Shown are 123 nucleotides from a PDB entry: RNA (sgRNA) from Streptococcus thermophilus, together with DNA.

[PDB]
Context: bound to proteins that are not shown
RNA sequence: UUGCGUUGAUAAAAGUAUUGUUUUUGUACUCU
RNA sequence: AGAAGCUACAAAGAUAAGGCUUCAUGCCGAAAUCAACACC
RNA sequence: GGUGUU
DNA sequence: TTTCATTTTCTGCAATACTTTTATCAACGCAA
DNA sequence: GCAGAAAATGAAA
Repeated sequence: UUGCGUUGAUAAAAGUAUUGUUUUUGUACUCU
Repeated sequence: AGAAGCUACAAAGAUAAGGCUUCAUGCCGAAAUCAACACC
Repeated sequence: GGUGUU
RNA backbone atom coordinates (compact mmCIF):
# COMPACT_ATOMS: atom_id res chain seq x y z
C1' U A 1 0.00 0.00 0.00
C1' U A 2 -5.08 -3.62 -0.23
C1' G A 3 -9.28 -6.14 2.27
C1' C A 4 -12.50 -7.59 6.92
C1' G A 5 -14.04 -6.73 11.97
C1' U A 6 -14.79 -3.55 16.58
C1' U A 7 -14.88 2.51 18.74
C1' G A 8 -13.49 7.25 18.91
C1' A A 9 -12.95 12.16 16.65
C1' U A 10 -14.62 15.04 12.55
C1' A A 11 -17.07 17.02 8.14
C1' A A 12 -21.13 17.79 4.39
C1' A A 13 -26.34 17.64 3.62
C1' A A 14 -31.74 16.82 4.94
C1' G A 15 -36.76 16.76 8.12
C1' U A 16 -39.24 18.82 12.50
C1' A A 17 -40.69 21.07 17.63
C1' U A 18 -40.93 24.86 21.49
C1' U A 19 -39.37 29.64 22.80
C1' G A 20 -36.88 34.63 22.32
C1' U A 21 -37.22 40.03 20.18
C1' U A 22 -40.82 43.55 18.19
C1' U A 23 -45.76 45.77 16.16
C1' U A 24 -51.17 46.08 16.39
C1' U A 25 -55.60 44.43 19.08
C1' G A 26 -58.27 42.58 23.55
C1' U A 27 -58.89 41.49 29.02
C1' A A 28 -56.90 42.82 33.83
C1' C A 29 -54.15 46.68 37.09
C1' U A 30 -53.99 52.62 37.75
C1' C A 31 -56.19 57.91 37.36
C1' U A 32 -60.65 60.90 36.45
C1' A B 1 -67.83 56.21 30.35
C1' G B 2 -62.93 58.64 28.84
C1' A B 3 -57.45 58.86 29.37
C1' A B 4 -52.45 57.13 30.15
C1' G B 5 -49.63 52.53 27.10
C1' C B 6 -46.36 51.28 32.73
C1' U B 7 -46.76 45.70 34.52
C1' A B 8 -48.82 40.79 33.37
C1' C B 9 -51.53 37.21 30.05
C1' A B 10 -53.79 35.69 25.19
C1' A B 11 -54.70 36.11 19.79
C1' A B 12 -52.98 37.89 14.85
C1' G B 13 -48.48 39.99 11.69
C1' A B 14 -42.85 40.19 10.88
C1' U B 15 -38.18 37.50 11.98
C1' A B 16 -31.12 38.96 8.40
C1' A B 17 -32.58 44.37 3.80
C1' G B 18 -34.92 41.82 -0.24
C1' G B 19 -36.26 38.84 -4.88
C1' C B 20 -38.46 34.78 -8.66
C1' U B 21 -42.48 31.59 -11.53
C1' U B 22 -44.07 26.96 -12.16
C1' C B 23 -49.62 28.30 -8.05
C1' A B 24 -47.56 24.76 -4.63
C1' U B 25 -45.53 17.98 0.51
C1' G B 26 -43.46 25.80 -3.93
C1' C B 27 -38.02 28.24 -4.36
C1' C B 28 -33.47 31.49 -3.45
C1' G B 29 -30.47 35.21 0.33
C1' A B 30 -25.04 34.96 6.60
C1' A B 31 -19.46 29.44 3.47
C1' A B 32 -15.46 28.84 -0.07
C1' U B 33 -13.20 30.56 -4.66
C1' C B 34 -8.40 36.13 -5.19
C1' A B 35 -2.68 41.03 -7.50
C1' A B 36 -4.46 43.76 -11.54
C1' C B 37 -3.86 45.18 -17.00
C1' A B 38 -2.71 44.03 -22.37
C1' C B 39 -1.33 39.79 -26.62
C1' C B 40 -1.59 34.36 -29.61
C1' G C 1 -2.70 25.92 -21.81
C1' G C 2 1.59 29.61 -22.24
C1' U C 3 3.55 34.71 -23.38
C1' G C 4 4.17 40.74 -22.39
C1' U C 5 3.66 45.60 -18.49
C1' U C 6 2.97 50.49 -13.99
C1' DT D 1 -17.13 82.68 28.80
C1' DT D 2 -21.14 79.58 25.59
C1' DT D 3 -20.65 76.76 21.68
C1' DC D 4 -19.48 74.19 17.67
C1' DA D 5 -15.83 70.93 15.95
C1' DT D 6 -12.74 67.36 16.03
C1' DT D 7 -10.30 63.06 18.85
C1' DT D 8 -10.67 58.93 22.43
C1' DT D 9 -13.19 55.10 25.18
C1' DC D 10 -15.70 51.72 26.85
C1' DT D 11 -19.99 48.90 26.59
C1' DG D 12 -22.44 45.07 24.21
C1' DC D 13 -23.65 41.32 20.77
C1' DA D 14 -30.16 34.93 19.93
C1' DA D 15 -31.39 30.16 21.90
C1' DT D 16 -33.02 25.23 23.05
C1' DA D 17 -35.17 19.93 22.48
C1' DC D 18 -35.50 15.59 18.94
C1' DT D 19 -34.78 12.17 14.12
C1' DT D 20 -31.56 10.40 9.84
C1' DT D 21 -27.86 9.55 5.87
C1' DT D 22 -23.14 9.64 3.38
C1' DA D 23 -17.86 10.24 3.67
C1' DT D 24 -12.84 10.65 5.62
C1' DC D 25 -9.24 10.04 9.25
C1' DA D 26 -7.06 7.63 13.61
C1' DA D 27 -5.89 3.21 16.73
C1' DC D 28 -6.48 -2.06 17.86
C1' DG D 29 -6.14 -6.90 15.65
C1' DC D 30 -6.13 -11.23 11.25
C1' DA D 31 -3.84 -12.05 6.60
C1' DA D 32 0.34 -10.52 1.58
C1' DG E 1 -13.73 41.89 17.52
C1' DC E 2 -15.50 45.73 16.27
C1' DA E 3 -19.55 49.29 15.55
C1' DG E 4 -20.28 53.71 17.26
C1' DA E 5 -22.47 57.04 20.48
C1' DA E 6 -20.83 58.95 24.98
C1' DA E 7 -17.72 61.65 27.31
C1' DA E 8 -13.90 64.30 26.93
C1' DT E 9 -11.23 67.78 24.67
C1' DG E 10 -10.02 72.07 21.70
C1' DA E 11 -10.57 76.25 18.94
C1' DA E 12 -13.45 80.04 17.87
C1' DA E 13 -17.44 83.91 18.73
Released in 2019, the model rests on cryo-EM data to a resolution of 3.2 angstroms. The reconstruction used 50,728 particles. It comes from the structure "Cryo-EM structure of St1Cas9-sgRNA-AcrIIA6-tDNA59-ntPAM complex".